[PDB]
RNA sequence: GCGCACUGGCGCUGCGCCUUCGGGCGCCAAUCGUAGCGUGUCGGCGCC
Numbered sequence: 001g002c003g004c005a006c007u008g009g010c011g012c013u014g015c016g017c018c019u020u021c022g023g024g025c026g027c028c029a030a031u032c033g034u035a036g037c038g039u040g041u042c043g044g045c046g047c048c
Stems, first nucleotide, its partner, number of pairs: 001047004006043001009039005014027005
């Protein structure tokens, strides 16, 4: 550099609840993940 998508972060933009104060929880199934759209990384592992 590239892959895996373990890690599930991050950037956008909405909807319900909670929330004193700061921010929490949720948003069918399929499709990495996500409410959804976008993005392959502080790292881990693999390839050169």
Method: X-ray crystallography, resolution 2.3 A. The entry became public in 2021.
This is an experimental structure of RNA (Pepper (49-MER)), with 48 nucleotides shown.
Huang et al. published it in Nat.Chem.Biol. in 2021: "Structure-based investigation of fluorogenic Pepper aptamer".
Entry title: Crystal structure of the Pepper aptamer in complex with HBC514.